The RNA (16S rRNA, nucleotides 1 to 870) from Thermococcus kodakarensis has 846 modelled nucleotides. NCBI's taxonomy places the organism under Archaea, Thermococci, Thermococcales, Thermococcaceae, Thermococcus. The reconstruction used 53,737 particles. Method: cryo-electron microscopy, resolution 2.95 A. The entry became public in 2020. It holds a match to the Rfam family "Archaeal small subunit ribosomal RNA". The literature on the family includes a 2002 paper in BMC Bioinformatics by Cannone et al., "The comparative RNA web (CRW) site: an online database of comparative sequence and structure information for ribosomal, intron, and other RNAs". The depositors describe the entry as "Cryo-EM Structure of T. kodakarensis 70S ribosome". The entry has 58 different proteins, among them 50S ribosomal protein L30e, 30S ribosomal protein S8 and 30S ribosomal protein S6e.
[PDB]
Context: one part of a larger RNA, bound to proteins that are not shown
RNA sequence: AUUC
RNA sequence: GGUUGAUCCUGCCGGAGGCCACUGCUAUGGGGGUC
RNA sequence: GACUAAGCCAUGCGAGUCAUGGGGCGCGC
RNA sequence: GCGCGCACCGGCGGACGGCUCAGUAACACGUCGGUAACCUACCCUCGGGAGGGGGAUAACCC
RNA sequence: GGGAAACUGGGGCUAAUCCCCCAUAGGCCUGAGGUACUGGAAGGUCCUCAGGCCGAAAGGGGCAU
RNA sequence: GCCCGCCCGAGGAUGGGCCGGCGGCCGAUUAGGUAGUUGGUGGGGUAACGGCCCACCAAGCCGAAGAUCGGUACGGGCCAUGAGAGUGGGAGCC
RNA sequence: GGAGAUGGACACUGAGACACGGGUCCAGGCCCUACGGGGCGCAGCAGGCGCGAAACCUC
RNA sequence: GCAAUGCGGGCAAC
RNA sequence: GCGACGGGGGGACCCCCAGUGCCGUGGCA
RNA sequence: GCCACGGCUUUUCCGGAGUGUAAAAAGCUCCGGGAAUAAGGGCUGGGCAAGGC
RNA sequence: GGUGGCAGCCGCCGCGGUAAUACCGGCGGCCCGAGUGGUGGC
RNA sequence: GCUAUUAUUGGGCCUAAAGCGUC
RNA sequence: GUAGCCGGGCCCGUAAGUCCCUGGCGAAAUCCCACGGCUCAAC
RNA sequence: GUGGGGCUUGCUGGGGAUACUGCGGGCCUUGGGAC
RNA sequence: GGGAGAGGCCGGGGGUACCCCUGGGGUAGGGGUGAAAUCCUAUAAUCCCAGGGGGACCGCCAGUGGCGAAGGCGCC
RNA sequence: GGCUGGAACGGGUC
RNA sequence: GACGGUGAGGGACGAAGGCCAGGGGAGCGAAC
RNA sequence: GGAUUAGAUACCCGGGUAGUCCUGGCUGUAAAGGAUGCGGGCUAGGUGUCGGGCGAGCUUCGAGCUCGCCCGGUGCCGGAGGGAAGC
RNA sequence: GUUAAGCC
RNA sequence: GCCGCCUGGGGAGUACGGC
RNA sequence: GCAAGGCUGAAACUUAAAGGAAU
Repeated sequence: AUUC
Repeated sequence: GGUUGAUCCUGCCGGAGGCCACUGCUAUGGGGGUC
Repeated sequence: GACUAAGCCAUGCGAGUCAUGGGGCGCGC
Repeated sequence: GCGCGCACCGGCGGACGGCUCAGUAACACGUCGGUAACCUACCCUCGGGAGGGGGAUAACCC
Repeated sequence: GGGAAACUGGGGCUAAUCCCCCAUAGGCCUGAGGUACUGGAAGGUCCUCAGGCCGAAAGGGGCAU
Repeated sequence: GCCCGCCCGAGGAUGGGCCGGCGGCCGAUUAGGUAGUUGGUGGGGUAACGGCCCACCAAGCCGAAGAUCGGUACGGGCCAUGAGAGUGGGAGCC
Repeated sequence: GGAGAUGGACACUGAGACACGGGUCCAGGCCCUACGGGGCGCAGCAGGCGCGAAACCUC
Repeated sequence: GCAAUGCGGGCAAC
Repeated sequence: GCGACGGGGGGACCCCCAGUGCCGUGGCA
Repeated sequence: GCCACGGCUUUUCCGGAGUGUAAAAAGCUCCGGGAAUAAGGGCUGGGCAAGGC
Repeated sequence: GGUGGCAGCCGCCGCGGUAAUACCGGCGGCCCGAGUGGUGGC
Repeated sequence: GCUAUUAUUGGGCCUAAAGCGUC
Repeated sequence: GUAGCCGGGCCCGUAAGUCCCUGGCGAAAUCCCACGGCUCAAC
Repeated sequence: GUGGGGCUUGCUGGGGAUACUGCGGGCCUUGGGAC
Repeated sequence: GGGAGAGGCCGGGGGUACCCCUGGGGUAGGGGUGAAAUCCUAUAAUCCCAGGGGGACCGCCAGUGGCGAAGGCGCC
Repeated sequence: GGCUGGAACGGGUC
Repeated sequence: GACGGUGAGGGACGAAGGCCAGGGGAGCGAAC
Repeated sequence: GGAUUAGAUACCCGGGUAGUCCUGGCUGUAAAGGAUGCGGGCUAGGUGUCGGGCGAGCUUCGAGCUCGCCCGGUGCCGGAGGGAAGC
Repeated sequence: GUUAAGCC
Repeated sequence: GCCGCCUGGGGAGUACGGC
Repeated sequence: GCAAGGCUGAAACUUAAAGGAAU
């Protein structure tokens, strides 16, 4: 962290 | 993370975050609240 | 005491006030 | 006659507030509108009235 | 006075902002007319007449002159 | 004379009753249901419109855009979660 | 905002109720009695039993 | 515990 | 007058702000 | 992060006076004492932080 | 240090059959911290 | 929520689940 | 092939969907922001 | 606590615009049909 | 309008092959298998010739081809 | 040999 | 002179094998 | 029925019933498979074959042969591109 | 792989 | 653009009810 | 539907893979  | 002597896929199971109810061990002190 | 039992309840409290509506009783002046 | 207190008749209130989620898939709820198809004690405004007679019965006493 | 109680009977006396009755206001129905009001729009309100049913009230209490 | 009060009327306020349009679950191993049932004329009754009820005349009303039946469930403002779309719940306060 | 006051039905008084702490009956439960008869229903605050994994002071 | 917020009763005090 | 309401009592109900030592010298880690 | 030594502070704790409060209690202001009155629960092969003892 | 396919662990993969980093305990260490873990629901 | 494993935004159907036997 | 959904090009009209401006409504609490009062905060 | 915004998945009274869709009326031939 | 095609239905005419029967010829095995045997055969088989009857199918050409919604459709 | 269904090509046809 | 596309529900066709009723029956050939 | 076999309810051999055929009806199924739903516009081509049409050349003058082009059907290769890959 | 298992 | 279908393997294309 | 059979079509329980293409 609009993720692996 | 997991199907193979090793590989790429599909697909499901699990982990890792938050809220509510019961519960084990442990517990110094204040304030606010529509408990 | 919301989830099962809107199941059953011992005791005590949870709704009264007006004497400037009326007559009257009691206690003192 | 005055002052304190008690109960009785009478008056207003007790239909609010407080508890719960059984039932209900419904004009029950939400929102917009309507009643020219309806009721309303306590409250406000305005306009008008209070005339003449009768009766019982609680408290109180046996 | 009665009844274990819960509750409740008879007789006498009395008052009210208790209860009842007359009257007058007023309430409701219907029919015929006038069109004054509101309203977007009158089976409504107001005016006149007529025939009928129901039918109020405590000038009490307090202080005081 | 002042304070608190009684009755009638016209209106308002406060609070309610009734009507309407829109809006919001699942099921077809539930497919046809309804007989004052749908409407009309005349009346009763209600505070009031109304099959609300009564007498008479008709044959209508709902349905695959899912009626009827069955299951679960007080309704909303709100709440939890999620980047958001969205999914899920609706005991506590109004 | 709506509905209910052990289940169900029905009424009186009142502006308003078919009325949780007012009325009548049936069903189902409990209590007092001198056995003739009478009375009560906390889903109000606290408190108790029961049910359950599961919820407080009779100030 | 009715001292605050409110309700009923009461001219009011309460 | 009111077990409405307000006030305290019991409870790991939810949220906010804190505590269970600080400094300096020396030896260790 | 720990131990010895030498000093300091008093949130918290013990006791008290006011205010507070319907009356109380707690809370707030002040005084005296004194480092003393107070850390556990889960994990320790990978995912996944941390022992090849 | 003890147990020796026993006893036990384990969301999943998988450890344990005599030198077990995976069980039990001891000593060390890491995460959160007046809180930290287990079960069920979204 | 992870889950583009309910997909309007935004999934897939030759061989893995999946084109109706054809009009 | 029924309902239903999707539908060729130009012209005139209407203005139902759609777009803009404005009036009357969608209780309060709850949500976001700034200021102020309880030591700050939560409130 | 004061104020400013949203939430209330929206309902409604008027005014204005006409590209797109719908409705109404004429024309076309590229899609389809007939010969 | 001129052409293509096993698109479908109806009617008629045929092609070989196979099986049975009847006649003529001929004598001992025929078929069948990895090897065999059950079976046909002296009441004359298999094999050759001449006739009669019946039922199904339409070879080669034939295609990697064509028509049909698909299933599926081959003599003239 | 007869009856019948559909497609393609060509087309300043409707 | 736009008469179009797809088509829930509905309908028509649909190998082999099997069934019903009637005929026929060479070859092949489940069962035996 | 005969064999083969440890056995042989089979494979192999010899026989055989329904059935396979015609008429009139029911059943409504399959690897019913391009295992690929139908319509429309776009994104390099090459080479075969089937039908129709046009234009050139041959001809034995044949409804004939060859070459090229347009439309429609049906196959094999293949570049960008797509895909887990086979393709 | 223009008879898409490619973009609309 | 429209219609049909799929949502781990098995149980199971089974049981019950219906046409 | 004459039947044989067709269209429709769950749950309790169980299990950590089953499955595809290629080396």